Solved structure of RNA (The hepatitis delta virus ribozyme) with a sequence from Homo Sapiens, 64 nucleotides shown. It comes from the structure "A 1.9A crystal structure of the HDV ribozyme precleavage suggests both Lewis acid and general acid mechanisms contribute to phosphodiester cleavage". The 2010 paper behind the entry is "A 1.9 A crystal structure of the HDV ribozyme precleavage suggests both Lewis acid and general acid mechanisms contribute to phosphodiester cleavage". It was solved by X-ray diffraction to 1.92 angstrom.
RNA sequence: GGUCCGCAGCCUCCUCGCGGCGCAAGCUGGGCAACAUUCCGAAAGGUAAUGGCGAAUGCGGACC
Numbered sequence: 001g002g003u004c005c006g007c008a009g010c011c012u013c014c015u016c017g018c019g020g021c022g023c024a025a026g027c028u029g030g031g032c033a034a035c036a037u038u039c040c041g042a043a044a045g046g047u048a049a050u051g052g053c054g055a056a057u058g059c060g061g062a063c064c
Stems, first nucleotide, its partner, number of pairs: 001064008009021003013030002035051004039046002
Other pairs, nucleotide, nucleotide, family: 011055cSS012016tHS012017tWW013033cWS014053tHS020056tWS021056tHS031033cHS032034cHS032035tHS032051tWH034052cWW035052cWW041043tHS041044tHS047048cHS
C1' cells in the first nucleotide's frame, strides 16, 4: 500500500439498509417513483422538461 472487519463521524433522486463516504479531471448505468424548479390548467391537477449521487472519511485491528 490492498482487502476485510470494528469504532466514531458523515451522506442520500438511486431499497434509509447487513447501503455508501480521499482530491482533481474525463467518461458513463437507472428513473421521473418521490421531491424541487420550470412548463401547461382559473383551480382541482397534468407529469412535458431539467436537477440532485460531481453526496459523504478519519482512526485502529487482522489478513495479503